[PDB]
Context: bound to proteins that are not shown
Parts: sequence; C1' cells; structure tokens
RNA sequence: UUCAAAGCGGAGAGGUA
DNA sequence: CGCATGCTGCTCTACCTCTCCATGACGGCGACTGCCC
DNA sequence: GGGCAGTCGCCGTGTACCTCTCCTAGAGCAGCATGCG
Repeated sequence: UUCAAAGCGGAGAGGUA
C1' cells in the first nucleotide's frame, strides 16, 4: 500500500391506475 | 443397582416409467391420410 | 396418378407499480432417553 460486506433466482395468490 | 432399544439430527448422492393428470378458447397455417375416381 | 375433405399440431393473445407465502426425495450413520429384572 489492499476492500468490502450487502445483494441476490423461481412459482402461486391478490390489489392500484 | 445397571443393561438393552427407538427416535432425531446430519450427510451424501442421483433420475428412469407408468393408470396420465386432461378431456369447457379461438383463429390461422402447414403437413399427413383415407377415399374416389 | 390427381384431387381432394378431413384432421393433427404449432404459433399467438396491454403496460407500469405494490403486498403476502413457499422452495428435492430416499438411504446411511451416530448419539441420547426409557422399562425391566
């Protein structure tokens, strides 16, 4: 000198305009 | 006083077949199929 | 061969946002509670 720990795909049901 | 048995949690992998899961949609377009010359 | 009706299978059927729930079977292996003499 190094960063960095918070983001996850699918299926079903209902609603607003 | 001590001995034998069912229940629970973790781990590890592997997949094919049916009685077929439905038989209330509607139109268009292309590819088989049985029938009559 | 020519020409079909008739039939079977695949393609297609509004946009943007919000809330809730649930998510692989079977088999193998090891450790703790329980009724009896």

Entry title: Cyanobacterial RNAP-EC. Solved structure of RNA, together with DNA, 91 nucleotides shown. The reconstruction used 176,309 particles. The entry also models magnesium and zinc ions. The work is reported in "Structure and function of the Si3 insertion integrated into the trigger loop/helix of cyanobacterial RNA polymerase" (Qayyum et al., Proc.Natl.Acad.Sci.USA, 2024). Among the 6 different proteins in the entry, which are not shown, are Transcription termination/antitermination protein NusG, DNA-directed RNA polymerase subunit beta' and DNA-directed RNA polymerase subunit omega.